[PDB]
Context: one part of a larger RNA, bound to proteins that are not shown
């Protein structure tokens, strides 16, 4: 998907179909929750991926900031005290 | 160490005011001098110093200021000067080359960015290296070969542990020798390696490859080829020669590192050797760079990224290539079972048990795999409910016992039939109480979430304890956490309904189900049996578990009978009778439902099973068995009792016209219709076969005689134009066809048989005439259905369904009542039951009082007064699924369809 009875069997080791049986009569109403591994979303678990993010630190590599310290801004006076062949 | 040198820098402290800076004002009084006091002090002289208009009181303060003075042209006034000192025009403090502000520099820096956090792997991670590697095994006698196979080993070690030559000869053992012994050292003997060879394992070696001794750098240069691993790429490692220079021996040799088989490393980049060569590109020198040839600095994930961690807040692409369920296969492990029999059992293997061994089943344990499913098979238990296994706890009927009796143990057929009710746990297991005839044990997708549930588990909040430096973790505690959808097919449960000539009544029964259960107590009987102690059964009787079907007479629940009654609150002017309170509330209620909360009812036979026996062999005996046979279980099958096949089947009633002449038989034509397969004949005992059939006799039998089979290859029919038309002989038989007679026959009898007399026909037997041309064959049409249709003869004169009705019946269908003048039927009225509890109204010398009047009262009288009392078991209400009916009024021919 196409359908829509079932038991066994083998089978991707639980089939509506497929093999062996069982069986099997139009068209249907309300009801039910066995089953359609029923619907509902490209498993959230788990693992792969040389795919990410949120997120920590004493992980590699940087960085706003802030701290020192040069020089520039920057001009004019003294004075003592210390270092050097 | 003190101390003297000359220049050049460090560093602490400090001035200056215009750069910066900071603050504040509506840039208002700052910096110098005076003036003018006061106090010191004229120490002759003024040198300073100090102050220079406001402090009991919640008032008032403002107009270029009166004043004073001088000028104007006096005037209404103007206008300077003082009043209120000069000067300098730096608004004032701070701050100063600091600080600020710019560029570079070091530190610091999950606050932020980015970014990474191998690999194999009986999921994954921990662990471990099977990841680059030798050895021996696996490994299947050439190479090759896997597995987280087994037993190991490598990241080194050595100037000798490398080269050469000489000499020698180990390991152990025995026998000797002061101290001296098992072990010291010396000697002899034996000694195929039992020793050594760095380092694992294997292989090699003995005048060596071992052990000592010399001398010594072949562990050197140059660069090719070759073996391994192979792709036949690299790297290690090796292996033989060339060109060379060396060691070493007396030499032939020998040696490019270690006896051999492991010990290890690109690109870039950096260093070094080596050539002193090649390049710096306009030309040179020199320094510094940059080549080319040989090394070294490392990559062990070893063909070689430069790399932490979490995530239950997570996210995407995939995965059933891989885990966490079912299933499958396996059954170690877990469970149930067997065989042996040493022992136990007072004796005594085996009543009942059983060590050492050992065969096995199972799939209600858990492992082990990882097939199936990651575009999802809804994950634990319980609750619900059903069916099955049987490894049987209880019941049923037996066997054995270390069974006297009762208790109880062991075993058989057996799964018919039941196998609970509670505390604590989410349990599942578990434990205990309790009762019980028993309180087995399991399966069904570890049955059963569109069935519940949701306590556990198992998202997302929290909260501890360990554990982590954190973020976080935890198959540890621990509280809160959305349970979704059927209307579809199919099962299953109830309900219908076409079509078989129509219709309606009564029945058969194939097949399917099926159901009862278990105790006590009396009596047996204080009885068998016991030495007591204790202490049964069977037959009877009398109730009860559990279950099933039904019923509602009584009890009991149910109440919209909203039936009668009461109660609140409001609404309708009171009153009566009423609304409205989502059935307003209370009592009590009939009727229907309905309850182990009620009553009733719940069958007898027949075959077996386990075992127990009977007759008997085998086997001259025994033997319950072999061949035959009796009795036997809660079994089973039947009767019994549910349903009745809508593709089983029987019987019986009626079947329509009155007009499209409609049904229906019968004959007869004439269409069609199609065949589960005509083509001479479905030709009748019964029973046995280690026995029969026929026929015959008789003393009629389980009788004597005889015969038959060895297949229907039979018997019987069979000659004629698919069967003509005629003449005759013999028979009096055969046969076909309508028509009679009389019997038989119900298992589904629908057929067997018989009488008569008719009419054909005869191949018993002898004649006569036809046939042709279907061209040498074509099924060459020869049955039988089923229906129509049109002649003619007979026959017969319905009902069902809708619509209305009923309620025994009901989701709708369907059921199951009733209807054309009646013992009809409805409506309504009566009458009975039954149900509340005494109705409206009228009345009282009721009535707690109270209040007015006046005719003050020997019940004065009037008005207000719940409620009493009497008429009143009244009134109401009564079928809607109540019973009845001399009564009233009424209805009673609408539709549709059906044939053999």
């Nucleotide at each position: 998907a196409c359908a829509g009875c079932c038991a066994a069997g083998g089978g991707a080791a639980c089939g509506g179909g497929c093999u062996u049986g069982g069986c099997a009569g139009a068209a249907u109403c309300a009801g039910c929750g066995g089953g359609g591994a029923a619907a509902g979303a490209a498993g959230a678990c788990c693992c792969u991926g040389u795919u990410g993010a949120g997120c920590u630190u004493g992980a590699c590599u940087c960085u706003a900031g802030u701290u020192u310290g040069a020089c520039a801004u920057u001009g004019u006076g003294a004075a003592g005290a210390g270092a050097c062949a | 160490u003190u101390u003297a040198u000359a220049g050049u820098u460090u560093c602490u402290u400090u001035a200056c005011u215009u750069a910066u800076u900071c603050a504040a004002u509506g840039a208002a009084g700052c910096g110098g001098a005076g003036c003018u006091g006061g106090a010191a002090u004229u120490c002759a002289u003024u040198u300073u110093c100090c102050a220079c208009g406001u402090u009991c009181u919640a008032g008032c303060a403002u107009u270029c200021a009166a004043g004073g003075u001088c000028c104007c042209a006096u005037u209404c006034g103007g206008g300077g000067c003082u009043g209120a000192u000069c000067c300098g025009g730096g608004u004032u403090g701070a701050a100063g080359a600091c600080a600020u502000u710019g560029u570079c520099a070091g530190g610091u820096g999950g606050g932020g960015a980015g970014u990474u956090u191998g690999g194999c792997u009986g999921g994954g991670g921990c662990g471990g290296c099977a990841c680059a590697u030798c050895u021996g095994u696996u490994a299947a006698a050439c190479g090759a070969u896997a597995a987280c196979g087994c037993a190991g080993a490598u990241g080194u070690c050595c100037u000798a542990a490398g080269g050469g030559g000489g000499g020698c000869u180990c390991a152990u053992g025995g026998a000797g020798a002061a101290c001296a012994g098992a072990a010291a050292u010396c000697u002899c003997c034996a000694g195929u390696a039992g020793a050594a060879c760095a380092a694992a394992a294997g292989g090699g070696u003995a005048a060596a490859a071992g052990c000592c001794c010399c001398c010594u750098u072949g562990a050197u240069u140059u660069u090719g080829a070759u073996u391994u691993u192979c792709a036949g790429u690299g790297u290690g490692a090796a292996u033989a020669c060339a060109a060379a220079c060396c060691a070493u021996g007396a030499a032939a040799g020998u040696g490019u590192g270690g006896c051999c088989u492991a010990u290890c490393g690109a690109u870039c980049c950096u260093u070094u050797a080596g050539u002193c060569c090649c390049u710096c590109g306009g030309a040179a020198u020199u320094u510094g760079a940059g080549g080319c040839u040989a090394g070294a600095g490392g990559u062990g994930c070893c063909a070689g990224a430069a790399a932490a961690g979490u995530u239950a807040c997570c996210a995407c692409a995939g995965g059933g290539a891989u885990a966490a369920c079912u299933g499958g296969c396996u059954u170690g492990u877990g469970g149930c079972a067997g065989u042996c029999a040493a022992g136990c059992g007072u004796u005594c293997a085996u009543a009942g048990c059983g060590a050492c061994a050992u065969u096995g089943c199972u799939u209600u344990u858990u492992g082990a795999u990882u097939c199936u499913u990651c575009g999802a098979u809804g994950u634990c238990g319980g609750c619900u409910c059903u069916u099955c296994c049987u490894a049987u706890c209880a019941u049923a009927c037996c066997g054995a016992a270390g069974c006297a009796g009762a208790a109880u143990u062991c075993g058989g057929u057996a799964a018919g039939c039941g196998u609970u009710g509670g505390a604590u746990u989410g349990u599942u297991c578990a434990c205990c109480c309790a009762c019980u005839a028993a309180u087995a044990g399991g399966g069904a997708a570890c049955g059963u979430g569109a069935g519940c549930u949701g306590g556990g588990u198992u998202u997302a909040g929290a909260c501890c304890g360990u554990c982590g430096u954190g973020a976080g973790a935890c198959a540890g505690g621990u509280u809160a956490g959305u349970u979704u959808u059927a209307c579809c097919c199919u099962a299953c449960u109830g309900a219908u309904g076409a079509a078989u000539g129509u219709u309606a009544c009564c029945g058969c029964a194939a097949u399917a189900g099926u159901a009862a259960u278990u105790g006590a107590a009396c009596u047996u009987a204080g009885u068998a049996c016991g030495a007591g102690a204790g202490g049964a059964a069977c037959a009877g009787u009398u109730c009860a578990u559990u279950c099933g079907g039904a019923u509602a007479a009584u009890u009991g629940g149910u109440u919209u009978u909203u039936g009668c009654g009461g109660c609140u609150g409001u609404c309708u002017g009171a009153u009566c009778a009423g609304g409205c309170a989502u059935u307003g509330c209370c009592g009590c209620g009939a009727a229907g439902c309905u309850a182990c909360c009620a009553u009733c009812c719940g069958c007898u036979g027949g075959a077996u099973u386990a075992u127990g026996g009977c007759u008997g062999a085998a086997c001259g005996c025994c033997u319950c068995u072999a061949a035959g046979u009796c009795a036997g279980a809660a079994u089973c099958c039947a009767u019994g009792c549910u349903a009745g096949a809508a593709c089983g089947c029987g019987g019986u009633g009626a079947u329509u016209u009155c007009u499209u002449u409609g049904c229906u038989c019968c004959a007869c034509a004439c269409a069609a219709u199609a065949u589960a397969g005509a083509u001479g004949g479905a030709u009748a005992c019964g029973a046995a076969u280690a026995a029969g059939g026929c026929g015959u006799c008789c003393u009629u039998g389980u009788g004597g005689c005889g015969u038959c089979g060895c297949u229907g290859a039979a018997c019987c029919a069979u000659a004629g134009c698919a069967g003509g038309c005629u003449a005759g002989c013999a028979a009096c038989g055969g046969u076909g066809c309508a028509c009679u007679u009389g019997g038989c026959g119900g298992a589904a009898a629908g057929g067997c048989c018989u009488u008569g007399g008719g009419u054909g026909c005869u191949u018993g037997c002898u004649g006569g005439c036809g046939a042709a041309u279907u061209g040498c064959a074509a099924u060459g049409u020869c049955a039988u259905u089923u229906u129509g249709c049109g002649u003619g003869g007979g026959g017969a004169u319905a009902a069902a369904u809708c619509a209305u009705u009923u309620g025994u019946a009901u989701a709708c269908g369907a059921c199951u009542u009733a209807g054309a003048u009646g013992u009809a039927c409805a409506a309504c009225g009566g009458g009975g039951u039954a149900u509340u509890g005494u109705a409206a109204g009228c009345a009282g010398u009721a009535g707690a009082g109270u209040a007015g009047c006046c005719u003050u009262g020997u019940u004065g009288u009037u008005a207000c007064g719940a409620u009493c009392u009497g008429c009143u078991g009244a009134g109401a209400u009564u079928a809607a699924g109540c019973c009845u009916u001399u009564g009233u009024u009424g209805u009673c021919u609408g539709a549709u369809u059906u044939g053999u």
Released in 2024, the model rests on electron microscopy data to a resolution of 2.4 A. The RNA (25S ribosomal RNA, nucleotides 2361 to 3396) from Saccharomyces cerevisiae has 985 modelled nucleotides. Among the 77 different proteins in the entry, which are not shown, are 60S ribosomal protein L8-A, RPL9A isoform 1 and STM1 isoform 1. The entry also models magnesium, potassium and zinc ions. The work is reported in "Evolving precision: rRNA expansion segment 7S modulates translation velocity and accuracy in eukaryal ribosomes" (Rauscher et al., Nucleic Acids Res., 2024). An Rfam search finds the family "Eukaryotic large subunit ribosomal RNA" in it. For this family Rfam cites "Crystal structure of the ribosome at 5.5 A resolution" (Yusupov et al., Science, 2001). The family has 88 seed sequences and 107,465 matches in Rfam 15.1. Gene Ontology terms of the family: structural constituent of ribosome and ribosome. The PDB entry is titled "Yeast 80S, ES7s delta, eIF5A, Stm1 containing". The entry is indexed under eIF5A, Stm1, Rpl41A, delta ES7s, RIBOSOME.